Released in 2025, the model rests on cryo-EM data to a resolution of 3 angstroms. Solved structure of RNA (16S rRNA, nucleotides 920 to 1522) from Porphyromonas gingivalis, 476 nucleotides shown.

[PDB]
Context: one part of a larger RNA, bound to proteins that are not shown
RNA sequence: UGACGGGGGCCCG
RNA sequence: AC
RNA sequence: AGCGGAGGAACAUGUGGUUU
RNA sequence: AUUCGAUGAUACGCGAGGAACCUCAUUUGGGAU
RNA sequence: AUGGUGAAAACCGU
RNA sequence: AGGUGCUGCAUGGUUGUCG
RNA sequence: CAGCUCGUGCCGUGAGGU
RNA sequence: GAGCG
RNA sequence: CCCACAUCGGUAGUUAC
RNA sequence: GAGGACUCUACCGAGA
RNA sequence: GUGGAUGACGUCAAAUCAGCACGGCCCUUACAUCCGGGGCGAC
RNA sequence: CACGUGUUACAAUG
RNA sequence: GAGGGACAAAGGGCAGCUACCGGGCGACCGGAUGCGAA
RNA sequence: CUCUAAACCCUUCCCCAGUUCGGAUCGGAGUCUGCAACUCGACUCCGUGAAGCUGGAUUCGCUAGUAAUCGCGCAUCAGCCAUGGCGCGGUGAAUA
RNA sequence: GGGCCUUGUACACACCGCCCGUCAAGCCAUGGGAGUCGGGGGUACCUGAAGGGCG
RNA sequence: GGGCGCACUAGGGUAA
RNA sequence: CCGGUGACUGGGGCUAAGUCGUAACAAGGUAGCCGUACCGGAAGGUGCGGCUGGAAC
Numbered sequence: 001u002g003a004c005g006g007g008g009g010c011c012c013g
Numbered sequence: 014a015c
Numbered sequence: 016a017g018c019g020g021a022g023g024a025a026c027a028u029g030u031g032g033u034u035u
Numbered sequence: 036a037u038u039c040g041a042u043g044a045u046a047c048g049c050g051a052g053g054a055a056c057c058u059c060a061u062u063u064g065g066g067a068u
Numbered sequence: 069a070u071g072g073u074g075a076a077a078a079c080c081g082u
Numbered sequence: 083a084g085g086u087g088c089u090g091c092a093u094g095g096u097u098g099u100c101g
Numbered sequence: 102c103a104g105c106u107c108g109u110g111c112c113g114u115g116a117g118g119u
Numbered sequence: 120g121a122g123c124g
Numbered sequence: 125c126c127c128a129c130a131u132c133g134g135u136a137g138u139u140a141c
Numbered sequence: 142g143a144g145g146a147c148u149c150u151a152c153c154g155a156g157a
Numbered sequence: 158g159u160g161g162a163u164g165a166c167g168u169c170a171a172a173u174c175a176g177c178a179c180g181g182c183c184c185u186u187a188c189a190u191c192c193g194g195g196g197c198g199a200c
Numbered sequence: 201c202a203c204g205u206g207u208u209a210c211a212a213u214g
Numbered sequence: 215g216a217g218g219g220a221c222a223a224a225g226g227g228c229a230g231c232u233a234c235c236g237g238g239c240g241a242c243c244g245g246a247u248g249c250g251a252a
Numbered sequence: 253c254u255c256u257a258a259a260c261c262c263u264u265c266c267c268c269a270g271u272u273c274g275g276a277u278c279g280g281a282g283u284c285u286g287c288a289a290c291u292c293g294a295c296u297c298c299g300u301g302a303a304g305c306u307g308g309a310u311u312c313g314c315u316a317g318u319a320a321u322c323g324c325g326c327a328u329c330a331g332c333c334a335u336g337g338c339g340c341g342g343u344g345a346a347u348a
Numbered sequence: 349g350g351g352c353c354u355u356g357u358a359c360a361c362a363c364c365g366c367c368c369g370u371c372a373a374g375c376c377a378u379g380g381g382a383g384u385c386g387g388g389g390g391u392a393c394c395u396g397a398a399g400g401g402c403g
Numbered sequence: 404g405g406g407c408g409c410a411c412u413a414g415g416g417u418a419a
Numbered sequence: 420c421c422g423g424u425g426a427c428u429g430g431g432g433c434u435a436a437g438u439c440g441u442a443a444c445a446a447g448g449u450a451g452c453c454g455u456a457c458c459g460g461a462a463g464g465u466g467c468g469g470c471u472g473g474a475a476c
Base pairs, nucleotide, nucleotide: 001360002359003357004356005355007354008353009352010351011350012349017314018313019312020311021310024208025207026206027205028204029203030202031201032200039050040049063193064192065191066190069082070081072079073078084184085183087182088181089180093178094177096172097171098169104123105122106121107120110119111118112117126161127160128159129158133150134149141142210307214266215265216264217263218262219261230249231248234245235244238242273304278299279298280297281296282295283294284293320343321342322341323340324339325338326337363447365444368440369439371437373434374433375432376431379428380427383424384423385422386421387420393414401407402406450471451470452469453468454467455466456465457464458463
C1' cells in the first nucleotide's frame, strides 16, 4: 500500500 | 435481494 | 408481497457412464 | 467404430440454423501413388 | 472410344 | 504441396463473465 | 461495474499522501 | 488546473 | 448518445383504398 | 378521387 | 415515456489451432489420397 | 442407468 | 373431450407456390391456369 | 397471381368413469423424396391401445399488451428427426 | 448483494490465508538407573633396596 | 662390625 | 576425582508429514497476556489477583 474480518458507519438494489 |  | 412452471409419468433432445 | 470440441456460476434444444449415401473428420476392406 | 474384370474406385485388351 | 495432427499455458481477430 | 488519466505545489529519510 | 461519462 | 412505437400537418397515387 | 394504407419532411408540455 | 443497440471502466493463463491466418514440433511406401460397406442413432 | 432442457397429458374454466 | 355450423389477424416465403376439373377414405398424382411478386 | 388462422360464438352428445381423458408401444396396408428409407426419413389410412388421478426436500421465470395461453411464418433443406432456433399477431390478468 | 469511510491484522498466488499441540514413522545429540569394569593422585598402617647419617 | 634412623618402591584397606 | 559399560526408563532437534482436533493472528468467532493452584487424548479449561502489548462503547 493492498487483501480480509462471524469490527463499526453511510447510501443504493 | 427479501 | 402475486402468478405460472421444474422436481412425479410417457416421449424428444444434449451430456456423463459402460459397450463396440 | 460409437469422430472432435464445449465441463460452478459463465458446459449440458451447443459448434450443429438439416448425420440414410455426401457432409464425415471415426472403423473394416479394395486401389493408385 | 469400346470391351471385359469389379461393390465402387480402378485395372485390362483392341 | 497436403494434415479437421499437437500446442488457446506462444498469438491476431472475435465472445462470455467480473457488473 | 462510477471513478479512469495528464501537469504544479506541499508533507515524508523513505516505501508513500494529497 | 485540464480530456471523458 | 442513437433507432423504433403515440398524437397532427404538408406533398404521391399503382398490381393499394 | 384522398377517408385509410404506403413513403418523404416540420414542431412536440413549464405547466391544468 | 417504454423496448433495444452503443459498454472508454474490468478479472477469469476463461473459450475458440475443428470458421479463418499464424511461431514451434511431428507425419511423407503415409497422420497424405480415391472408393464401396458400417458408425456418429447401440443401453 | 444418472443429470440438464423441453413437448404432451393426468380433464367439465374439458 | 367430440360432432355440426358462424368468426375475423399481423408479419414472412413463391422455379417454386398454385386458380380450376376429375382417380381417390387420406397422404398428393395428372391434365391444365396466373405468377420472379402492395 | 399465389400458402395465413386457431383459440373464441351458437347447437348437440359425453357426466366423474383410467372414461367419448391420455396417446406410448407394436402389427398390417400405402404416398412421397432419393441410385438407394434394414441398421437409419417424413407423412396418410386400419387396428392395438401403455404409464399417467396435479407431483416430497428443494428450485426456476416475470411486474403489463407482461406472465399464461392460441395459431401463423421464416433460416438451413431432394426428403427430414423442427417438440429446437429466429419472428408475427389474437385475449389477457392479481399483487407489495 | 454492491460501492464510499473509520478501524484491527502474525495474511501478501493475499481467509479457499497463516499457524498450535498430541499420537503413529524415520535419523541425530544429550539425560536417569540394581549393578559391573578401569585410570590418576591422597590420608593412615605393615614391610622396605642402594647411598649416606648418627651408635 | 653391628644397631637404630630418613625415603625409592612394593602390600592391604578406606576414602576422593 | 577422572573415566567406560548396564536389564529398564524419559527430554530435545531436524526430516517426513500419516492421524486427531482448532489454541493464537479480525471483538479469530468465550479479548489477549503475566503469576499461581486444580483438572484434562491434545492444543487447553476454570478459579483468584494484575496489565493493555485490547476492543468496543

Rfam match: Bacterial small subunit ribosomal RNA. Rfam 15.1 lists 42,628 matches to the family in 10,626 species. The organism belongs to Porphyromonas, within Bacteria. The 2025 paper behind the entry is "Structural studies of ribosome from an anaerobic Bacteroidetes human pathogen Porphyromonas gingivalis". The entry has 45 different proteins, among them Large ribosomal subunit protein bL20, Small ribosomal subunit protein uS14 and AURKAIP1/COX24 domain-containing protein. The PDB entry is titled "Porphyromonas gingivalis 70S ribosome (W83 Strain)".